The RNA has 32 modelled nucleotides. Crystallisation conditions: 50 mM NaCacodylate pH 6.0, 10 mM MgCl2, and 1 M LiSO4, vapor diffusion, hanging drop, temperature 298K. The structure was determined by X-ray crystallography at 1.37 angstrom resolution and released in 2011. The entry is indexed under double-stranded RNA, RNA, U-helix, oligo-U tail, polyU RNA. The 2011 paper behind the entry is "The crystal structure of an oligo(U):pre-mRNA duplex from a trypanosome RNA editing substrate".
RNA sequence: AGAGAAGAUUUUUUUU
RNA sequence: AGAGAAGAUUUUUUUU
Numbered sequence: 001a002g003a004g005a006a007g008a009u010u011u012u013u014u015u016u
Numbered sequence: 017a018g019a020g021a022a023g024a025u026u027u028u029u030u031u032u
Base pairs, nucleotide, nucleotide: 001032002031003030004029005028006027007026008025009024010023011022012021013020014019015018016017
């Protein structure tokens, strides 16, 4: 640095 | 506000 996983924030969009 | 999708940023962790 790439890749995987989980969380947050956020952008775009759909839905209820 | 919840949920779905895509992108970004970021946190934690594994891997090459």